[PDB]
RNA sequence: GGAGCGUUACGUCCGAAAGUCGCAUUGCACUCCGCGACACGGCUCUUUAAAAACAAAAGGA
Numbered sequence: 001g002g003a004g005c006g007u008u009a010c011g012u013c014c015g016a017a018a019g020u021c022g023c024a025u026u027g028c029a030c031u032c033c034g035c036g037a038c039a040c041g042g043c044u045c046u047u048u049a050a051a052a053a054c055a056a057a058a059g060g061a
Base pairs, nucleotide, nucleotide: 001046002045003044004043005042006040012061013060014059019038020037021036022035023034
Other pairs, nucleotide, nucleotide, family: 003049cHS004050cHS004051cWS005053cHS006007cHS007055cWH008015tWH008058tWW009011cHS009060tWH014017cSS015039tWS018060tSS039058cSS040055cWS041054cWS042053cWS043052cWS044050cWS045049cWS056059cWH
């Protein structure tokens, strides 16, 4: 460097979701889908996805 691990904020659900900013959009649905961009300590393993732990001074709701 890469990959697996989403455990953690009051303490839950997320982190392939969501919010926000920027474009673009005046659009007739009943199911929902435009772009683009913007956080994360640590553990483990080493092109393999397994193992078992884990942070709020790091992102949403």
Molecule: NAD+ II riboswitch
Organism: Streptococcus sp.